[PDB]
Context: one part of a larger RNA, bound to proteins that are not shown
RNA sequence: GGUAGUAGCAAAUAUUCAAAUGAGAACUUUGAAGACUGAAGUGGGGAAAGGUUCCACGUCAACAGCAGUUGGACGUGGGUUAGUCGAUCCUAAGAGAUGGGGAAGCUCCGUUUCAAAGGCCUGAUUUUAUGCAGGCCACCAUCGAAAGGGAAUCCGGUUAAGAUUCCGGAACCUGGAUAUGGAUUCUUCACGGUAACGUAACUGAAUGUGGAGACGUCGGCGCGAGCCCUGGGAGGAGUUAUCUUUUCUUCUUAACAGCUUAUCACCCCGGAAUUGGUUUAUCCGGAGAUGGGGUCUUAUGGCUGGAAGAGGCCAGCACCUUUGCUGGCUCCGGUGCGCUUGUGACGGCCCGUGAAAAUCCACAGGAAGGAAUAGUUUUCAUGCCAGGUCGUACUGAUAACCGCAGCAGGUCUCCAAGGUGAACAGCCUCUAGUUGAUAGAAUAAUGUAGAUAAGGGAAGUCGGCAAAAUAGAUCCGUAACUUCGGGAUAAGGAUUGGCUCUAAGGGUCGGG
RNA sequence: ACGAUCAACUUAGAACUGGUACGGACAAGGGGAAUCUGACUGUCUAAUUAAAACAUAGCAUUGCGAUGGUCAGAAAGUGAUGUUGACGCAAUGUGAUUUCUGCCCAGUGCUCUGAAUGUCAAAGUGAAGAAAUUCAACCAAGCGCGGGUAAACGGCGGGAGUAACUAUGACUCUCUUAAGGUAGCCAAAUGCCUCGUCAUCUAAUUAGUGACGCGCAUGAAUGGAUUAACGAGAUUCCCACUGUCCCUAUCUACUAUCUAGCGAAACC
Numbered sequence: 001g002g003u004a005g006u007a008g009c010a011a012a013u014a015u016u017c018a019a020a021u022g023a024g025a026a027c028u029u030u031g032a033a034g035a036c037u038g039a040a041g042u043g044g045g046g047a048a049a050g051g052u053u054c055c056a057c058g059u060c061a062a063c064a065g066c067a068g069u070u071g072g073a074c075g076u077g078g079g080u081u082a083g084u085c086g087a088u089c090c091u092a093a094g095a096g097a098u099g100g101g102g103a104a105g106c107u108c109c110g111u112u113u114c115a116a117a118g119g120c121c122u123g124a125u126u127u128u129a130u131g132c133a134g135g136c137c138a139c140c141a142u143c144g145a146a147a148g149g150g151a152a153u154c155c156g157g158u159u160a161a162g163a164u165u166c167c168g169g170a171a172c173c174u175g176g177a178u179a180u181g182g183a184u185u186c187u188u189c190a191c192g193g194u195a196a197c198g199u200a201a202c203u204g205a206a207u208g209u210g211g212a213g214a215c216g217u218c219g220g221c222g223c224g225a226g227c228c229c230u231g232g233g234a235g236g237a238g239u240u241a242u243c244u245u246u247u248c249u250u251c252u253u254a255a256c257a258g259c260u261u262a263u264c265a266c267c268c269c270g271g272a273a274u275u276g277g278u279u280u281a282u283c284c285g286g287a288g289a290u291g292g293g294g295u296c297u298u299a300u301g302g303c304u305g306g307a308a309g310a311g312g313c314c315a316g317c318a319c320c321u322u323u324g325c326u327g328g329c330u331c332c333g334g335u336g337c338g339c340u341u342g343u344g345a346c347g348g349c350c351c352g353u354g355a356a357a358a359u360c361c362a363c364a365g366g367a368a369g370g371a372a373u374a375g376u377u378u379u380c381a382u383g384c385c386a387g388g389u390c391g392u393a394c395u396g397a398u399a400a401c402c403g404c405a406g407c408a409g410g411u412c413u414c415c416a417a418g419g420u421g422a423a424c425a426g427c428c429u430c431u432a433g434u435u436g437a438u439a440g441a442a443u444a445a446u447g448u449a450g451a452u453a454a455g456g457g458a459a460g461u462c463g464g465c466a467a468a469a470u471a472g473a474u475c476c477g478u479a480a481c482u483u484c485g486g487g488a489u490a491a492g493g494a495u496u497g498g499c500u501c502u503a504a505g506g507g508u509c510g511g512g
Numbered sequence: 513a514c515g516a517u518c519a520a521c522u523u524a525g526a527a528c529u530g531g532u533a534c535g536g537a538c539a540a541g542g543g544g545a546a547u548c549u550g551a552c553u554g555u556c557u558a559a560u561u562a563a564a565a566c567a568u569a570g571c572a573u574u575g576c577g578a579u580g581g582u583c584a585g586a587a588a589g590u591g592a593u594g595u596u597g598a599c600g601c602a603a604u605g606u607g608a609u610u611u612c613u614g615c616c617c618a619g620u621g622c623u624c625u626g627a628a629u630g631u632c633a634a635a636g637u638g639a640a641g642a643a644a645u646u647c648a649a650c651c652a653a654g655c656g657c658g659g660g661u662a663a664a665c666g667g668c669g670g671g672a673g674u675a676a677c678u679a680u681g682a683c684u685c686u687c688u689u690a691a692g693g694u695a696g697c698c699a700a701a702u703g704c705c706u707c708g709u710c711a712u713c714u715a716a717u718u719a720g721u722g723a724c725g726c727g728c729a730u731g732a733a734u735g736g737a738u739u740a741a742c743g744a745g746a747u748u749c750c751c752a753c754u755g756u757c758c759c760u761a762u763c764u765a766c767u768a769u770c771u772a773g774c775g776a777a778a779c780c
Stems, first nucleotide, its partner, number of pairs: 001780002008774002015033006034435004043415004049395002054078005063071002083172002085391003089149002094143002100109003120135001153170005173387004179382003182378002189369001190199003207364006216349004221344007228336001229334004233251006256305005265295005275285003311330007350354001401410002417429004438772004447766007455758002459756001464753001472496005481486001483608001497529002500526006506518005530534001542751007549743002554566002570606007581593004610737003614668003619665002621661004630655002637648004669687005696730001697727001708724005
């Protein structure tokens, strides 16, 4: 080249009208409408991966399953701001030097070993760094987690594109320095409480001991938070032929701080059989119950500060004159086998009993040091300084990852509204998102997917393959057999709408 | 002895009502009688096999007391089990429960810690030789010999006669084994002949089931027989149900079709 302008561009319900722009519009933009995802989403974020795809301006030769004025394309630029988010630190299963041994050797073993394997305080003349002191374990390098452990930040605003990082305000931790106040001391290193323990503090070296870090899973119950539902009221919007004191919507409160607030646990008094207290779940009491009175952890909630000055919702004027200004409200309730999630006290289970280290604290001990117009120390308050490095844009997938691609495949995870309903099922809707997949016309055969069928009812076929029949819930009723647990929803039957009612099943408070 | 207030949604009953409809869409078991087989839950051939295959609990056997068993490494002052210690680790088989698990150690293997001799390497020893060397005795383990062991591998027979009708053969005899297949079970997922025979199931059955058993070629942890429950396992029948069929017909969407744009491949 022929094939051949042929196969194919037919999964994921679906598009339509108008305007704008443009040489050109099925596909771009805006408006209007019709739909869909229907909260284990077609939404909002992230982990791996990608690497600029993010955003803007210009722009359409190639690329986009047609087209294209559009674009994850092309050209040019802009964009990633941290003491508090991570890495960085710790150790995990492991990896791996050194001492030493093996191997011709590349190297192999081994990880504390058959090694002379090091750094703490105190004396310190602070021109300056040391001199002799006396023990202190014997731990052996180092690497190994962006989901394990772990010091500390929140709210509002702000961009074309960044934010727990920027701005404003308000906090916190670590390291360091350091003064004042307070506290304590002539009983030197506080006092109170019977006690559990309390506090604004209230010395404490070596060494030792203890706690936290630090842990399974499931079940019901209790409590909290967010959400869901709902009443009144103060605003805004919708419907209003009729009805509708109606439908929709706003009414918010961060980290941090002070006060307060708890199941459990514990303390004091007392001495219990007529046994009592008590959980949904049967445990507890002379090893001291019930009871009366107290103490504590602050999960969590309440009030206050933060803070109404913010944010939200409206109403009046002014308006691109940096673009505004002014005013008002932002309140008080209820309900629960509700959902999600946190947590507590319990209970079940194991021949399964469900990490480690860094790190922080406490206690025991008593080495030293310390007393009167600044004599010590201060885990109490306030005050001063600093907090380096690297990452930070975006997608996270029916087009940003892998699959030769813009491939119906694959790829870890967080949040999760209303109705129906047992329900995170199916179906419909709200917020958000999308309306993408070449289109126009026509309805031959054969298809693929979805269905229906008189009478017969498996005669079909290897074979009831495929399809149909059954199906929820309530109440009846259930055989053989059995390892006594089951078989069992055996089998086999009845009922189910709407509307109007009736009954039972509760919490508080009055009281005596 | 109640009264007053506040608050849910469960359950039960009654009346009325309708083209007797009502889990009104959605959602949502077909069931029964049996056989084979594996106990069950679980796992695998990514991309043709999900099963009766593997695993499993349970059962049994084997080795080993650390100077060890099993296993690793080129070596090592090297490793796994082992942060272990027989209620453990290691190596196998079988495969829940129930009920059983027979005979055989001749063969192959394993093992005795047997035992005495035969076989008998290198080194060492003796003799000869000038020596190289040759010859000989001794000569470890192993082997050979002798014991044990089958929940080790495995195996588990023929012929003839015989009962007062016949037929069969309780009985008797002979040959030969290591032992001669025991209890069980069956034309089996195991039987050639074979579509075995009989019964049942049907109008009719090479199918199914129940029996029978000289079983080509069943059989006991190479496990035998059963077995409730379970199974996307294999199979037969029955009820229900149906377009599987008699015997076809009809409808919808998307194609196919025509058009605009875009536009391959196989093969030759």